[PDB]
RNA sequence: GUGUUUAC
RNA sequence: GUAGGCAC
Numbered sequence: 001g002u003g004u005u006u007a008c
Numbered sequence: 009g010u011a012g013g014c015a016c
C1' cells in the first nucleotide's frame, strides 16, 4: 500500500 | 481520515 476488522 | 490488529 490493498482488503477485512476494532478504536478515535 | 488517523492509528492498531489480521491477510497479502
Stems, first nucleotide, its partner, number of pairs: 001016008
Description:
Shown are 16 nucleotides from a PDB entry: RNA. Method: X-ray diffraction, resolution 1.9 angstrom. The entry became public in 2000. Crystallisation conditions: 2 MM RNA (SINGLE STRAND), 0.04 M NA CACODYLATE (PH 7.0), 5% MPD, 0.050 M MGCL2, 0.001 M COBALT HEXAMINE CHORIDE, 55% MPD IN RESERVOIR, VAPOR DIFFUSION, HANGING DROP.